[PDB]
RNA sequence: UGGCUUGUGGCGGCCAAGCGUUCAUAGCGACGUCGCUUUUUGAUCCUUCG
Numbered sequence: 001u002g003g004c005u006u007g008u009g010g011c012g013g014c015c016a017a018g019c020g021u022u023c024a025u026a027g028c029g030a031c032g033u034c035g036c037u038u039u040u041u042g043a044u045c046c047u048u049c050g
Stems, first nucleotide, its partner, number of pairs: 002046001003044001005042001007041001009037004014032001018028002
């Protein structure tokens, strides 16, 4: 370096209480929940000091 895993970073997703003057979804979405990712960082000690 590479490597498991993905907390951390980044990204979409179900539901729709809300924004959006009338209205939830045109354009956005609290909370709560399912995840994809390996250009961050992290933990792990497997390969390399013969």
Description
Method: electron microscopy, resolution 8.7 angstroms. The entry became public in 2014. The RNA (28S RRNA - H89) from Oryctolagus cuniculus has 50 modelled nucleotides. Budkevich et al. published it in Cell(Cambridge,Mass.) in 2014: "Regulation of the Mammalian Elongation Cycle by Subunit Rolling: A Eukaryotic-Specific Ribosome Rearrangement". The entry is indexed under TRANSLATION, MAMMALIAN 80S RIBOSOME, ELONGATION CYCLE, TRNA SELECTION, EUKARYOTIC TERNARY COMPLEX. The reconstruction used 79,705 particles. Taxonomically the source falls in Oryctolagus (Eukaryota, Chordata, Euarchontoglires, Glires). Protein in the same entry: ELONGATION FACTOR 1A and 40S RIBOSOMAL PROTEIN US12. It comes from the structure "Regulation of the mammalian elongation cycle by 40S subunit rolling: a eukaryotic-specific ribosome rearrangement". Rfam match: Eukaryotic large subunit ribosomal RNA. Clan: LSU clan. Rfam links the family to the GO terms structural constituent of ribosome and ribosome.